The PDB entry is titled "Structural features of a 3' splice site influenza A: 19-nt duplex". An RNA structure, in which 19 nucleotides are resolved.
RNA sequence: UGGGAGUGCA
RNA sequence: GCAGGCCCA
Numbered sequence: 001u002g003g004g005a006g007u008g009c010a
Numbered sequence: 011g012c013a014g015g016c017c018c019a
Stems, first nucleotide, its partner, number of pairs: 001019004007013003
Other pairs, nucleotide, nucleotide, family: 005015cWW006014cWW
């Protein structure tokens, strides 16, 4: 820098 | 709209 899954805040 | 982490190259 690119790809995948998931959580929290607003 | 925003953020600390997870997995892969």
The entry is an ensemble of 20 models.
It was solved by solution NMR.
The work is reported in "Structural features of a 3' splice site in influenza a" (Chen et al., Biochemistry, 2015).